[PDB]
Context: bound to proteins that are not shown
RNA sequence: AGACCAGGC
DNA sequence: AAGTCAAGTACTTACGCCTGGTC
DNA sequence: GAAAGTACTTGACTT
Numbered sequence: 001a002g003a004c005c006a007g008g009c
Numbered sequence: 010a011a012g013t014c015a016a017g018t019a020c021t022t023a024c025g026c027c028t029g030g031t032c
Numbered sequence: 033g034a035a036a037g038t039a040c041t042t043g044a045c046t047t
Stems, first nucleotide, its partner, number of pairs: 003031007014043009
C1' cells in the first nucleotide's frame, strides 16, 4: 500500500 | 429480393461519512 | 442470487 470485521450518525 | 415490424439475448449501477480491531 | 433498463442479430409480410 491494498485488505478485512465490528460498530457509530 | 429489398423493406419490413416484431423477437431473444446481453449488458452497467443501484449509500453520505467515520472509528475501531485483525492477515 | 440481485432488477431495470437499453442495444443488438432474426422472422412474418408484403411488393